[PDB]
Context: one part of a larger RNA, bound to proteins that are not shown
Molecule: 16S ribosomal RNA, nucleotides 5 to 929
Organism: Staphylococcus aureus
């Protein structure tokens, strides 16, 4: 100081060089087998494809004229 | 007399916010740092000065037509913080000197 | 004045508005 | 007469927009030349505003190897993943900016739009029509079809926060606050514990003795995290309004307004967190591995089959590698596989690699931009260093602290983050300016050697051919042959002539040249190098992308020349074959002059420059001493 | 003539030092600084294709699809 691990594989055997592969951490993930619960989050990445059906922007009758309509 | 509603309408404000998507864009789009003595700004706030005087319509409504709807067009009325004309008013514009 | 300048006095000219609503004395 | 909140005009403030600029910000050069309102000016117009923004007229301008243009790709950022760091990858959710709303144009209203649930037109679709004409736009929230490996309810409420409108009560709000579904992720808790024979019975092996599953199990006690039922039951609630009570300003005064207090009110979630009683160990574990990397081994089945595999590889009757069974080990409501990124990878090496033989020094010069640059003094302050301001939003990472029973999570406070801007201070270094110096580099003077280059001449030896004299039966060649040349007189020998090419001896780890390369002699032009001196300039230097030249042989064009040797071609042999090595000939070429080619194991397989670092002994060209 | 010193070339041994080893070693392949060129496993392949140069031969620049876990240097 708060931070740094390698291993396998060329050869009868060796040291280099050099490529390949694996062990780690991640993801808006998907798939396979399983699956008890809770709390926080997250949930069309593709076809800016096409949309059935419901809602997503109204309010002020103390601005004011009503066939206004109508307690009383 | 009619509380209250808006049936419907004129008018004001809002609908340019909020919500969605990343197609386009290799660009002062974005990030950062500046400049505008080349700039706009409703609502909100504060300061002042005010808000004078007149007029003509038209929605709604009534009634005729059209058109299959969507809607459209004639006449007859009616208001408004709707519209229009004059009055007065700025640091508004033009010409002036410091 | 930081080049186009900016600035606030001047003293003339043209022309630019608006509302009422619901209240209380 | 006045209070409130409507208004209009000026100002300012705040807010929200607009424009311009420095720097930063993908890949491709097998994308090199791009533009013509282009670029500048002069007028005019119009824009909130400058401006080729537009239009006329002038001029020919403007950008570009510091990557114009073009093509492909892409929303950007805070931030996220990975890494020790430097870096590399990414741009889901949250926040800032931008752009878009079936595709494409346009304007109107409006403070603000050229406007997702506004208007007009065109287009493509989908629907109605009495055929003349009409209507529509989920990239709002749900939801459907389709595509896909893959991503959810056609829910409740405005109770809180925010927004529009209204004096307010209120209304609207698929913003938002909540519920529904999904292990999709993170975190937390479980599925039981104490004693109890590591002996039952059962599997699996067996060396048949046993061992192992195993304190695991019954077996007793024990708990209720969970679960069931059966009672309580938050916070989120602060309000606004209304009501009263005072106060302030303004009031003739009052109403009214701002403020101060306390009253009344209300909850979708939701009878949901949560707590309290009973009751039960009962309803709650699987996945992958076990050859080495790499924790975990045996038996059986099969027999290079079936199959496994990330690599090394395994499997061919005795696989810890295949399938199964026991056991083991790693994790655990998860476990593996696949897809993609970083790491390991120092395998793009700035940190942090190399080029003699492993990949890599261009064949060699001359040189332009660029990069770098000898010593001293003075100055400056662009870099550099040290402060102070402003900003680098918030949310994120890290640290601390506090609240959820802990944690995840949440909230506060710091920290950190820039090739940042403005402004002081320092002056060693790099940079700029002004002076000075020779050692670097060049010039001068005195010497030296050299196959350095170009041109034109002059020679001797040799080969071939030709003509003669002599001459006779072979010559030539191989390992042996033969083709072949001869008897038409060859070979040999002697003389003479013609022509071409190359220069024995000198000649050497010798010399010269940047390299390729340069050997007979002479002359004329002409390049470079070395030694000594210190007369002059005072850094004038190195390297050098693009560029521009030179560049062995072979090859090509034109015109010459053609002796020798000869690719190819013909034969004759050897072989099993021989389109090869051997032999006999033989064409281009080999030579010259012009051009072109621009390649070589063009090699010291070793870039150029500069300085330092044991020696010994040669040779070439000089210098000074004894 | 001999000896010493010295400058620039060209050689052979040989220290430190460097290298995988071979070897290099004041004519570095050592120690340093500046600049340029070049490399990132082996095939496919110096092959497409495009460009440029050339009369032509051909030269310069120069991939990919696909494939293997080797290829390679030195030394024993």
């Nucleotide at each position: 100081a708060u931070g740094g691990a390698g291993a396998g594989u060329u050869u009868g055997a060796u040291c280099c060089u050099g490529g390949c592969u694996c062990a780690g951490g991640a993801u808006g993930a998907a798939c396979g087998c399983u699956g008890g619960c809770g709390g926080c989050g997250u949930g069309c990445c593709u076809a800016a494809u096409a949309c059935a059906u419901g809602c997503a922007a109204g309010u002020c009758g103390a601005g004011c004229g009503a066939a206004c309509g109508g307690a009383c | 007399u009619g509380a209250u509603g808006u049936u419907a309408g004129c008018g004001g404000c809002g609908g340019a916010c909020g919500g969605g998507u990343g197609a386009g864009u290799a660009a002062c789009a974005c990030g950062u740092g500046g400049a505008u003595a080349a700039c706009c700004u409703a609502c909100c706030u504060a300061u002042a000065a005010g808000a004078c005087u007149g007029g003509g319509a038209u929605a709604a409504c009534u009634u005729c037509g059209g058109g299959a709807a969507a809607c459209c067009g004639g006449a007859g009325c009616u208001a408004a913080u709707a519209c229009c004309g004059g009055a007065u008013a700025a640091u508004a514009u033009u010409u002036u000197g410091a | 004045c930081g080049c186009a300048u900016g600035g606030u006095u001047c003293a003339a000219a043209a022309g630019u508005g608006a509302a009422a609503g619901a209240c209380g004395g | 007469c006045u209070g409130u909140c409507a208004c209009u005009u000026a100002u300012a403030g705040a807010u929200g927009g607009a424009u311009c600029c420095g720097c930063g910000c993908u890949g491709c050069a097998u994308u090199a030349g791009c533009u013509a309102g282009u670029u500048g000016g002069u007028a005019a117009g119009g824009u909130a505003a400058c401006g080729g923004c537009u239009u006329a007229c002038c001029a020919a301008g403007g950008c570009a190897a510091c990557g114009a243009u073009g093509c492909a790709u892409a929303g950007c950022c805070g931030a996220c993943c990975u890494g020790a760091g430097a870096g590399g990858g990414u741009g889901a959710u949250c926040g800032g900016c931008c752009a878009c709303a079936c595709u494409g144009g346009a304007a109107c209203u409006g403070a603000g739009a050229c406007a997702c649930g506004g208007u007009c037109c065109a287009g493509a679709c989908u629907c109605c029509u009495a055929c003349g004409g009409g209507a529509g736009g989920c990239a709002g929230c749900a939801g459907u079809a389709g595509g896909g490996a893959a991503u959810c309810u056609u829910c409740c409420g405005c109770a809180a926060u925010g927004g529009g409108c209204g004096a307010a009560a209120g209304c609207c709000u698929g913003a938002c606050g909540g519920a529904g579904c999904a292990a999709c992720g993170c975190c937390g808790c479980g599925u039981g514990a104490g004693u109890g024979a590591u002996g039952a019975a059962g599997g699996u092996c067996u060396u048949c003795g046993g061992a192992u599953c195993g304190u695991a199990a019954a077996a007793c006690u024990c708990u209720g995290u969970u679960a069931u039922u059966a009672g309580g039951g938050a916070a989120g609630a602060a309000c606004a309004u209304a009501u009263g009570u005072g106060u302030a300003a303004g009031u003739a005064a009052c109403u009214g307004u701002g403020c101060a207090c306390a009253u009344c009110u209300u909850g979708a979630c939701g009878g949901u967190a949560c707590c309290u009683a009973a009751u039960c160990a009962g309803a709650a574990a699987g996945c992958c591995a076990c050859g080495g990397c790499u924790a975990a081994c045996u038996a059986c089945g099969u027999g290079c089959c079936a199959g496994c595999a990330g690599c090394c590889g395994c499997g061919g009757u005795a696989a810890u590698a295949c399938g199964u069974a026991g056991g083991u080990g790693g994790c655990a409501a998860g476990c593996g596989u696949u897809a993609u990124c970083c790491g390991g990878a120092a395998u793009u090496a700035u940190u942090g690699g190399g080029c003699g033989u492993a990949a890599a020094g261009c064949g060699c010069g001359c040189g332009u931009a660029g990069g770098c640059g000898g010593u001293u003094u003075u100055u400056u302050a662009a870099g550099u260093c040290u402060g102070a301001u402003g900003u680098g939003a918030a949310a994120g990472c890290c640290c601390a602290c506090g609240g959820c029973u802990c944690a995840a999570c949440c909230g506060u406070g710091g920290a950190g983050g820039g090739u940042c801007a403005u402004u002081g201070g320092a002056a060693a270094c790099u940079g700029g300016a002004a002076a000075a110096c020779u050692u670097g580099a060049g010039u001068g003077c005195a010497g030296a050697a050299g196959a350095g280059g170009a041109a034109a001449g002059u020679g001797g030896a040799a080969u071939u051919c030709c003509a003669u004299g002599u001459g006779u039966a072979g010559c030539g060649g191989u390992g042996a042959a033969a083709u072949g040349c001869g008897c038409a007189g060859a070979g040999a020998u002697a003389u003479g002539g013609a022509g071409g090419a190359a220069c024995a001896c000198c000649a050497g780890u010798g010399g010269c040249g940047a390299a390729g390369g340069c050997g007979a002699c002479u002359u004329u032009c002409u390049g470079g190098u070395c030694u000594g001196u210190a007369a002059c300039u005072g850094a004038c230097g190195c390297u050098g992308a693009u560029g521009u030249g030179c560049g062995a042989a072979a090859g090509c064009g034109u015109g010459g020349g053609g002796a020798u040797c000869a690719a190819a071609c013909a034969g004759g042999a050897u072989u099993a074959g021989a389109u090869a090595c051997c032999c006999u000939g033989g064409u281009a070429g080999u030579c010259c002059a012009c051009g072109c080619c621009g390649u070589a194991a063009a090699c010291g397989a070793u870039g150029a420059g500069u300085g330092c670092u044991a020696a010994g002994u040669g040779u070439u060209a000089g210098g000074g001493g004894g | 003539g001999c000896c010493c010193c010295u400058u620039a070339g060209u050689g052979c041994u040989g220290c430190a030092g460097c290298u995988a080893a071979c070897g290099c070693a004041u004519u570095a392949a050592g120690c340093a600084c500046u600049c340029c060129g070049c490399c990132u496993g082996g095939g496919g392949a110096g092959u497409a294709c495009g460009a440029c140069c050339g009369c032509a031969a051909g030269g310069u620049u120069g991939a990919a699809a696909c494939u293997c876990a080797a290829a390679g240097g030195a030394a024993u």